[PDB]
Molecule: A-site Aminoacyl-tRNA Gly-NH-tRNAgly
Organism: Escherichia coli
RNA sequence: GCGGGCGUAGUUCAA
RNA sequence: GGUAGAACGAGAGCUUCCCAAGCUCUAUACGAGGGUUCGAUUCCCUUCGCCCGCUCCA
Numbered sequence: 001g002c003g004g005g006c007g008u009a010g011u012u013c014a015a
Numbered sequence: 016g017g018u019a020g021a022a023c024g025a026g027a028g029c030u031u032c033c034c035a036a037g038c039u040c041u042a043u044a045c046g047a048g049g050g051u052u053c054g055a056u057u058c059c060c061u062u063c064g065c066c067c068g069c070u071c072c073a
Stems, first nucleotide, its partner, number of pairs: 001069007010023004017053001025041005046062005
C1' cells in the first nucleotide's frame, strides 16, 4: 500500500 | 426501519442477627459527513480509530 472486517452504557456483548 | 436490550458493576429497596447469595427498581449510550425514507443506531456511501490476510524470482 489492496480487499473483506468491527465502532453502542463504567466493562464486556445484542438489536 | 420507528432513539435499543442486556448481563457484570453502582445506587437504592426487600430479605437476614448481620453479611454473602437471591429477588426488585433506577441510573447508565449507537464516531462524523453525503444519500434514501414522513422517519436511518437499522439500509446504503464516504472519512476515520482499529483487525484476517495478500506480493520478487528463477